[PDB]
Context: bound to proteins that are not shown
DNA sequence: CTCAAGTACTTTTTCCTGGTCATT
DNA sequence: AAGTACTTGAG
């Protein structure tokens, strides 16, 4: 209390 | 002064979890 | 990936 990346559900 | 080519844009399912990392 | 909408450039 702001979002951006990874990761993961059917 | 007609058309063939290269230009250059805009598009791409739905909720739903948590973690970690800068920096606001 | 395809269409659009255009310029560029050529006979």
């Nucleotide at each position: 209390u702001c979002g951006a990346c990874c990761a993961g559900g059917a």